[PDB]
Context: bound to proteins that are not shown
RNA sequence: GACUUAAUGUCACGGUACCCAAUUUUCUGCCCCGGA
RNA sequence: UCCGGGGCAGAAAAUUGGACGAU
Numbered sequence: 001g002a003c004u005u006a007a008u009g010u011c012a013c014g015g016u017a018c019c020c021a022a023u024u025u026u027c028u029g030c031c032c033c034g035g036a
Numbered sequence: 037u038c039c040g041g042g043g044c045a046g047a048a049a050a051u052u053g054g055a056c057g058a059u
Stems, first nucleotide, its partner, number of pairs: 019054003024049004029044005035038002
C1' cells in the first nucleotide's frame, strides 16, 4: 500500500430473548421353611 | 447321607412443549 470507507447529512445507547408450565405420581422397613 | 440360612436396597413414567392479528 491493498484486502476495506467516501465526504456539505449515519437517532441503531431506535429494539430486556421476552411470555406460559408445583421434580412430581404409585409403593407398610418388612418377613420361616427348608437347604445340600 | 448331612449340616442350617438372610434378602431386598429402588422400580416404572415424563427429558421438553408451545406461543390468538382479525368475514